[PDB]
RNA sequence: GGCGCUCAAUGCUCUUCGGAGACGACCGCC
Numbered sequence: 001g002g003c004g005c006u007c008a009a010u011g012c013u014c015u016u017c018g019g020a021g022a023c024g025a026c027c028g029c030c
Stems, first nucleotide, its partner, number of pairs: 001030004006025002012021003
Other pairs, nucleotide, nucleotide, family: 005026cWW006026cWW008009cHS009023tWW011022cWW015018tWS016018cHS
C1' cells in the first nucleotide's frame, strides 16, 4: 500500500418519504 473482516449502524443522505445512493474507523492477512 493492497485484499478482506467486523464494527460503524437497521445508522446517514436524497427523496414522490415509496424507494434509491453513498459514506467512517478498528482490525485479520499479505
Hepatitis C Virus Internal Ribosome Entry Site Fragment: 30 nucleotides with solved positions. NMR data were recorded at pH 6 and 298 K. It was solved by solution-state NMR.